Molecule: RNA Diels-Alder ribozyme
RNA sequence: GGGCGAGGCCGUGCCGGCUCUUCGGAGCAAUACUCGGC
RNA sequence: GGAGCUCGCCC
Ligand code: DAI
Numbered sequence: 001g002g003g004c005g006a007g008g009c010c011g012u013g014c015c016g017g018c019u020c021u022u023c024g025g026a027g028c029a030a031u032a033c034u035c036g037g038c
Numbered sequence: 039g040g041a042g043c044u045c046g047c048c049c
Base pairs, nucleotide, nucleotide: 001049002048003047004046005045006044007043008038009037010036011035014040015039017028018027019026020025033042034041
C1' cells in the first nucleotide's frame, strides 16, 4: 500500500447515472465506518 | 458507479 474481513441499530441522501421536462426544475434506483442520533 | 478513514489477517 494492494486484496479480502470487519466497521452494530435508526435517520437524512452529495456528484454521477437513470426517467421526465414548458429547460425553472421535477422524480426514480442506489447510496455515511464517514453526516445527525441511539 | 465515484472519494477518504480505522482495526484484523493475507501478499
Ligand atoms: O457525500 C456522500 C458521498 C461521498 C462519496 C461517497 C462515495 C464515493 C465518493 C464520495 C461520501 C460517501 C460516503 C461517506 C462520506 C462521503 C457518498 C459516498 C458513499 O460511499 C455518500 O453517500 N455521501 C453522503 C451523502 C450525504 C448528503 C445528504